[PDB]
RNA sequence: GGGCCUUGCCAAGGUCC
Numbered sequence: 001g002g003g004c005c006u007u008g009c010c011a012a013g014g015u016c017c
Base pairs, nucleotide, nucleotide: 001017002016003015004014005013006012
C1' cells in the first nucleotide's frame, strides 16, 4: 500500500501478503 463480506440504513467493523 491493496482486495473481500453484514447489519442496519448512508453508517461502522474484521483480516492477510
The depositors describe the entry as "Glycyl-tRNA(GCC) anticodon stem-loop from Bacillus subtilis". An RNA structure, in which 17 nucleotides are resolved. NMR data were recorded at pH 6.2 and 298 K. The work is reported in "Solution Nuclear Magnetic Resonance Analyses of the Anticodon Arms of Proteinogenic and Nonproteinogenic tRNA(Gly)" (Chang and Nikonowicz, Biochemistry, 2012). It was solved by solution-state NMR.